[PDB]
RNA sequence: GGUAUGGGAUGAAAGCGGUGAAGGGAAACCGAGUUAACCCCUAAGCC
Repeated sequence: GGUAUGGGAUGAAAGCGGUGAAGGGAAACCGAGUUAACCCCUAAGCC
RNA backbone atom coordinates (compact mmCIF):
# COMPACT_ATOMS: atom_id res chain seq x y z
O5' G A 1 -0.03 3.37 2.02
C5' G A 1 -0.86 3.43 0.88
C4' G A 1 -0.72 2.20 0.00
C3' G A 1 -1.96 1.35 0.00
O3' G A 1 -2.99 1.88 -0.81
C1' G A 1 0.00 0.00 0.00
P G A 2 -4.45 1.68 -0.18
O5' G A 2 -4.88 0.24 -0.69
C5' G A 2 -4.70 -0.14 -2.04
C4' G A 2 -4.81 -1.63 -2.23
C3' G A 2 -6.00 -2.29 -1.55
O3' G A 2 -7.21 -2.15 -2.26
C1' G A 2 -4.04 -3.53 -1.09
P U A 3 -8.56 -1.77 -1.48
O5' U A 3 -8.86 -3.05 -0.59
C5' U A 3 -9.04 -4.33 -1.19
C4' U A 3 -8.99 -5.44 -0.18
C3' U A 3 -9.93 -5.31 1.00
O3' U A 3 -11.27 -5.66 0.69
C1' U A 3 -7.79 -5.97 1.76
P A A 4 -12.48 -4.86 1.37
O5' A A 4 -12.63 -5.53 2.81
C5' A A 4 -12.77 -6.94 2.94
C4' A A 4 -13.68 -7.30 4.09
C3' A A 4 -15.03 -6.58 4.11
O3' A A 4 -16.01 -7.45 4.68
C1' A A 4 -13.86 -6.10 6.10
P U A 5 -16.90 -8.40 3.73
O5' U A 5 -17.39 -9.55 4.72
C5' U A 5 -16.48 -10.54 5.19
C4' U A 5 -16.62 -10.79 6.67
C3' U A 5 -16.44 -9.57 7.56
O3' U A 5 -17.22 -9.72 8.75
C1' U A 5 -14.74 -11.16 8.03
P G A 6 -18.10 -8.49 9.31
O5' G A 6 -17.05 -7.59 10.09
C5' G A 6 -16.64 -7.92 11.41
C4' G A 6 -16.19 -6.70 12.17
C3' G A 6 -17.19 -5.56 12.25
O3' G A 6 -18.17 -5.75 13.25
C1' G A 6 -15.09 -4.70 11.61
P G A 7 -19.59 -5.02 13.13
O5' G A 7 -19.23 -3.48 13.32
C5' G A 7 -20.04 -2.46 12.76
C4' G A 7 -19.30 -1.15 12.69
C3' G A 7 -20.06 0.01 12.07
O3' G A 7 -20.96 0.63 12.97
C1' G A 7 -17.89 -0.10 11.14
P G A 8 -22.40 1.12 12.46
O5' G A 8 -22.10 2.49 11.71
C5' G A 8 -21.58 3.61 12.40
C4' G A 8 -21.34 4.77 11.47
C3' G A 8 -22.50 5.12 10.55
O3' G A 8 -23.47 5.94 11.18
C1' G A 8 -20.51 4.99 9.28
P A A 9 -25.02 5.77 10.83
O5' A A 9 -25.13 6.31 9.33
C5' A A 9 -24.86 7.67 9.02
C4' A A 9 -24.77 7.88 7.53
C3' A A 9 -25.95 7.39 6.72
O3' A A 9 -27.05 8.29 6.73
C1' A A 9 -23.96 6.65 5.71
P U A 10 -28.55 7.74 6.88
O5' U A 10 -28.78 6.90 5.55
C5' U A 10 -28.85 7.54 4.29
C4' U A 10 -28.80 6.56 3.15
C3' U A 10 -29.88 5.49 3.13
O3' U A 10 -31.14 5.96 2.68
C1' U A 10 -27.79 4.51 2.66
P G A 11 -32.47 5.56 3.48
O5' G A 11 -32.60 3.99 3.25
C5' G A 11 -32.66 3.44 1.94
C4' G A 11 -32.35 1.97 1.92
C3' G A 11 -33.31 1.07 2.68
O3' G A 11 -34.49 0.79 1.96
C1' G A 11 -31.07 0.45 3.17
P A A 12 -35.93 1.03 2.63
O5' A A 12 -36.90 1.26 1.38
C5' A A 12 -36.76 2.41 0.55
C4' A A 12 -36.98 2.08 -0.90
C3' A A 12 -38.23 1.24 -1.20
O3' A A 12 -38.73 1.60 -2.48
C1' A A 12 -36.31 0.08 -1.94
P A A 13 -40.29 1.92 -2.68
O5' A A 13 -40.94 0.50 -2.96
C5' A A 13 -41.76 -0.13 -1.98
C4' A A 13 -42.50 -1.31 -2.56
C3' A A 13 -41.62 -2.41 -3.15
O3' A A 13 -42.24 -3.68 -2.94
C1' A A 13 -43.05 -1.55 -4.83
P A A 14 -41.86 -4.56 -1.66
O5' A A 14 -40.32 -4.92 -1.89
C5' A A 14 -39.93 -5.74 -2.98
C4' A A 14 -38.71 -6.56 -2.65
C3' A A 14 -38.70 -7.21 -1.28
O3' A A 14 -39.48 -8.39 -1.21
C1' A A 14 -36.62 -6.18 -1.66
P G A 15 -40.16 -8.83 0.18
O5' G A 15 -38.95 -9.43 1.02
C5' G A 15 -38.33 -10.64 0.63
C4' G A 15 -37.23 -11.04 1.59
C3' G A 15 -37.62 -11.09 3.06
O3' G A 15 -38.32 -12.27 3.41
C1' G A 15 -35.57 -9.96 2.83
P C A 16 -39.41 -12.23 4.60
O5' C A 16 -38.53 -12.07 5.91
C5' C A 16 -37.56 -13.05 6.26
C4' C A 16 -36.66 -12.58 7.37
C3' C A 16 -37.36 -12.12 8.63
O3' C A 16 -37.82 -13.19 9.45
C1' C A 16 -35.69 -10.57 8.06
P G A 17 -39.20 -13.04 10.25
O5' G A 17 -38.87 -11.99 11.40
C5' G A 17 -37.79 -12.20 12.29
C4' G A 17 -37.58 -11.01 13.19
C3' G A 17 -38.83 -10.42 13.82
O3' G A 17 -39.29 -11.17 14.93
C1' G A 17 -37.51 -8.68 12.95
P G A 18 -40.86 -11.35 15.19
O5' G A 18 -41.01 -11.08 16.75
C5' G A 18 -40.54 -9.87 17.32
C4' G A 18 -40.96 -9.74 18.77
C3' G A 18 -42.46 -9.61 18.99
O3' G A 18 -42.78 -10.18 20.26
C1' G A 18 -41.38 -7.73 19.88
P U A 19 -44.06 -11.14 20.44
O5' U A 19 -43.52 -12.58 20.04
C5' U A 19 -42.40 -13.16 20.71
C4' U A 19 -41.94 -14.42 20.02
C3' U A 19 -41.29 -14.21 18.65
O3' U A 19 -40.29 -15.22 18.45
C1' U A 19 -43.20 -15.57 18.41
P G A 20 -38.81 -15.02 19.03
O5' G A 20 -38.53 -13.46 18.85
C5' G A 20 -38.07 -12.94 17.61
C4' G A 20 -37.17 -11.74 17.81
C3' G A 20 -35.83 -12.03 18.46
O3' G A 20 -34.86 -11.12 17.97
C1' G A 20 -37.06 -10.56 19.84
P A A 21 -33.55 -11.65 17.21
O5' A A 21 -33.20 -10.49 16.18
C5' A A 21 -33.82 -10.43 14.90
C4' A A 21 -33.51 -9.11 14.24
C3' A A 21 -32.08 -8.63 14.42
O3' A A 21 -31.22 -9.14 13.42
C1' A A 21 -33.58 -6.91 15.04
P A A 22 -29.93 -10.01 13.81
O5' A A 22 -28.81 -8.92 14.07
C5' A A 22 -28.51 -7.94 13.09
C4' A A 22 -28.06 -6.65 13.71
C3' A A 22 -26.93 -6.77 14.73
O3' A A 22 -25.66 -6.88 14.13
C1' A A 22 -28.64 -5.41 15.62
P G A 23 -24.58 -7.93 14.70
O5' G A 23 -23.99 -7.20 15.98
C5' G A 23 -23.49 -5.88 15.89
C4' G A 23 -23.48 -5.19 17.23
C3' G A 23 -22.87 -5.98 18.37
O3' G A 23 -21.45 -5.96 18.38
C1' G A 23 -24.92 -5.09 19.08
P G A 24 -20.66 -7.27 18.86
O5' G A 24 -20.78 -7.22 20.45
C5' G A 24 -20.24 -6.12 21.16
C4' G A 24 -20.63 -6.13 22.63
C3' G A 24 -20.45 -7.43 23.39
O3' G A 24 -19.10 -7.74 23.69
C1' G A 24 -22.48 -6.40 24.03
P G A 25 -18.64 -9.27 23.85
O5' G A 25 -19.36 -9.76 25.18
C5' G A 25 -19.04 -9.18 26.44
C4' G A 25 -19.97 -9.65 27.52
C3' G A 25 -20.11 -11.15 27.68
O3' G A 25 -19.03 -11.76 28.36
C1' G A 25 -22.25 -10.18 27.69
P A A 26 -18.48 -13.19 27.87
O5' A A 26 -19.76 -14.14 27.99
C5' A A 26 -19.66 -15.53 27.73
C4' A A 26 -20.33 -16.32 28.82
C3' A A 26 -21.74 -15.87 29.18
O3' A A 26 -22.72 -16.44 28.34
C1' A A 26 -20.45 -16.09 31.15
P A A 27 -23.85 -15.53 27.65
O5' A A 27 -25.00 -15.43 28.76
C5' A A 27 -25.59 -16.60 29.31
C4' A A 27 -25.99 -16.38 30.75
C3' A A 27 -27.07 -15.33 30.98
O3' A A 27 -28.38 -15.86 30.81
C1' A A 27 -25.27 -14.97 32.48
P A A 28 -29.57 -14.94 30.24
O5' A A 28 -29.88 -13.93 31.42
C5' A A 28 -30.49 -14.37 32.63
C4' A A 28 -30.34 -13.34 33.72
C3' A A 28 -30.95 -11.98 33.43
O3' A A 28 -32.33 -11.92 33.71
C1' A A 28 -28.73 -11.70 34.19
P C A 29 -33.36 -11.29 32.64
O5' C A 29 -32.73 -9.87 32.29
C5' C A 29 -32.64 -8.86 33.28
C4' C A 29 -31.64 -7.79 32.89
C3' C A 29 -31.99 -6.97 31.66
O3' C A 29 -32.96 -5.97 31.91
C1' C A 29 -29.75 -7.65 31.52
P C A 30 -34.47 -6.16 31.38
O5' C A 30 -34.30 -6.41 29.81
C5' C A 30 -34.15 -5.33 28.91
C4' C A 30 -32.69 -5.00 28.69
C3' C A 30 -32.39 -4.08 27.52
O3' C A 30 -32.52 -2.71 27.86
C1' C A 30 -30.88 -5.93 27.54
P G A 31 -33.88 -1.91 27.58
O5' G A 31 -34.29 -2.35 26.11
C5' G A 31 -33.54 -1.90 24.98
C4' G A 31 -34.23 -2.27 23.70
C3' G A 31 -35.69 -1.82 23.62
O3' G A 31 -36.01 -1.46 22.28
C1' G A 31 -35.57 -4.18 23.43
P A A 32 -36.64 -0.02 21.98
O5' A A 32 -36.46 0.16 20.40
C5' A A 32 -35.20 0.50 19.83
C4' A A 32 -35.17 0.19 18.36
C3' A A 32 -36.44 0.53 17.60
O3' A A 32 -36.12 0.89 16.25
C1' A A 32 -36.05 -1.79 17.45
P G A 33 -35.58 2.36 15.91
O5' G A 33 -34.01 2.17 15.77
C5' G A 33 -33.45 1.59 14.60
C4' G A 33 -33.16 0.12 14.79
C3' G A 33 -32.26 -0.51 13.73
O3' G A 33 -30.88 -0.28 13.97
C1' G A 33 -34.15 -1.88 14.08
P U A 34 -29.88 -0.06 12.73
O5' U A 34 -29.86 -1.47 11.99
C5' U A 34 -29.31 -2.62 12.62
C4' U A 34 -29.78 -3.90 11.96
C3' U A 34 -29.24 -4.17 10.57
O3' U A 34 -27.93 -4.71 10.59
C1' U A 34 -31.57 -4.59 10.62
P U A 35 -26.96 -4.51 9.32
O5' U A 35 -27.55 -5.52 8.24
C5' U A 35 -27.45 -6.93 8.42
C4' U A 35 -27.88 -7.68 7.19
C3' U A 35 -27.37 -7.13 5.87
O3' U A 35 -26.05 -7.55 5.58
C1' U A 35 -29.68 -7.56 5.69
P A A 36 -24.81 -6.55 5.78
O5' A A 36 -24.16 -6.45 4.33
C5' A A 36 -23.74 -7.62 3.64
C4' A A 36 -24.13 -7.54 2.18
C3' A A 36 -23.71 -6.27 1.46
O3' A A 36 -22.38 -6.33 0.99
C1' A A 36 -25.99 -6.74 1.01
P A A 37 -21.52 -4.99 0.77
O5' A A 37 -21.73 -4.65 -0.77
C5' A A 37 -21.29 -5.53 -1.79
C4' A A 37 -21.60 -4.98 -3.15
C3' A A 37 -21.03 -3.59 -3.43
O3' A A 37 -19.70 -3.64 -3.90
C1' A A 37 -23.33 -3.63 -3.98
P C A 38 -18.57 -2.70 -3.27
O5' C A 38 -18.95 -1.24 -3.79
C5' C A 38 -19.05 -0.97 -5.18
C4' C A 38 -19.69 0.37 -5.43
C3' C A 38 -19.13 1.52 -4.61
O3' C A 38 -17.95 2.06 -5.17
C1' C A 38 -21.50 1.57 -4.54
P C A 39 -16.69 2.42 -4.24
O5' C A 39 -17.17 3.71 -3.44
C5' C A 39 -17.53 4.90 -4.13
C4' C A 39 -18.12 5.91 -3.18
C3' C A 39 -17.33 6.15 -1.91
O3' C A 39 -16.26 7.05 -2.09
C1' C A 39 -19.60 5.81 -1.36
P C A 40 -14.81 6.72 -1.47
O5' C A 40 -14.98 7.05 0.08
C5' C A 40 -15.38 8.34 0.50
C4' C A 40 -15.79 8.35 1.95
C3' C A 40 -14.82 7.70 2.92
O3' C A 40 -13.72 8.53 3.27
C1' C A 40 -17.00 6.93 3.38
P C A 41 -12.31 7.86 3.65
O5' C A 41 -12.53 7.28 5.11
C5' C A 41 -12.86 8.14 6.20
C4' C A 41 -12.98 7.38 7.49
C3' C A 41 -11.85 6.40 7.79
O3' C A 41 -10.68 7.02 8.29
C1' C A 41 -13.93 5.35 8.19
P U A 42 -9.24 6.39 7.96
O5' U A 42 -9.19 5.05 8.83
C5' U A 42 -9.32 5.10 10.24
C4' U A 42 -9.60 3.74 10.83
C3' U A 42 -8.58 2.66 10.53
O3' U A 42 -7.43 2.74 11.35
C1' U A 42 -10.76 1.80 10.21
P A A 43 -5.98 2.37 10.77
O5' A A 43 -6.06 0.80 10.52
C5' A A 43 -6.34 -0.09 11.59
C4' A A 43 -6.22 -1.53 11.18
C3' A A 43 -4.91 -1.92 10.50
O3' A A 43 -4.49 -3.20 10.97
C1' A A 43 -6.73 -2.47 9.08
P A A 44 -3.38 -3.30 12.13
O5' A A 44 -3.72 -4.67 12.86
C5' A A 44 -3.65 -4.78 14.28
C4' A A 44 -4.49 -5.93 14.76
C3' A A 44 -4.30 -7.23 14.00
O3' A A 44 -3.18 -7.98 14.43
C1' A A 44 -6.60 -6.76 14.15
P G A 45 -2.10 -8.48 13.35
O5' G A 45 -2.89 -9.58 12.51
C5' G A 45 -3.38 -10.76 13.12
C4' G A 45 -4.32 -11.50 12.20
C3' G A 45 -3.76 -11.84 10.83
O3' G A 45 -2.96 -13.00 10.82
C1' G A 45 -5.89 -10.86 10.59
P C A 46 -1.62 -13.06 9.93
O5' C A 46 -2.15 -13.07 8.43
C5' C A 46 -2.96 -14.13 7.95
C4' C A 46 -3.56 -13.80 6.61
C3' C A 46 -2.58 -13.40 5.52
O3' C A 46 -1.96 -14.51 4.90
C1' C A 46 -4.37 -11.86 5.57
P C A 47 -0.42 -14.43 4.46
O5' C A 47 -0.44 -13.53 3.14
C5' C A 47 -1.06 -13.99 1.95
C4' C A 47 -1.18 -12.90 0.92
C3' C A 47 0.12 -12.23 0.50
O3' C A 47 0.86 -12.98 -0.45
C1' C A 47 -1.54 -10.59 0.91

Overview
The depositors describe the entry as "Crystal structure of PhoRpp38 bound to a K-turn in P12.2 helix". The RNA with a sequence from Pyrococcus horikoshii OT3 has 47 modelled nucleotides. The entry also models magnesium ions. The entry is indexed under RNA-Protein Complex, Rnase P, Kink turn, RNA BINDING PROTEIN, RNA BINDING PROTEIN-RNA complex. Protein in the same entry: 50S ribosomal protein L7Ae.